[PDB]
Molecule: frameshifting pseudoknot RNA
Organism: Rous sarcoma virus - Prague C
RNA sequence: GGGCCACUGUUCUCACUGUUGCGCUACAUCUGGCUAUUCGG
RNA sequence: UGGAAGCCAGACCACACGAAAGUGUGGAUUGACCAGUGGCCCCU
RNA sequence: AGGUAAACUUGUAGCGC
Numbered sequence: 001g002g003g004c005c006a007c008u009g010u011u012c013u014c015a016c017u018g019u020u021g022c023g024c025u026a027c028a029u030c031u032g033g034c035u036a037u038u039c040g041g
Numbered sequence: 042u043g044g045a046a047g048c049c050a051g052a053c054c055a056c057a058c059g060a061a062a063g064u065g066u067g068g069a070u071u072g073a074c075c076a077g078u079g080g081c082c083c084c085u
Numbered sequence: 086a087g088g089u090a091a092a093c094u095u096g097u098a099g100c101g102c
Base pairs, nucleotide, nucleotide: 001083002082003081004080005079006078007077008076009075013073014072015071017069018093019092020091021102022101023100024099025098026097027096028095030051031050032049033048034047035046037045038044039043053068054067055066056065057064058063
Other pairs, nucleotide, nucleotide, family: 010074cWW029094cWW059061tHS059062tHS
């Protein structure tokens, strides 16, 4: 000096910017849309 | 009205418009770009 | 030599790697 990775910081700008070593199981569980579902009207 | 059941979807958060798909706004201990620091590797 | 994942709302656990 370069590579990889990690981090600090800097106007601006930009990008769905998350989790996940692999397989299987169990349990619990958030949000929205829809039902010409259902029950109730 | 609503509750339940069912199906669909969810990919950083929130919001607007939209039936949806999406689009747009904003935010950021997410990153890239940029200046640094650190660690490991490297004769072609 | 002859090209660029997938799945997932979230979490917990168990079993096998």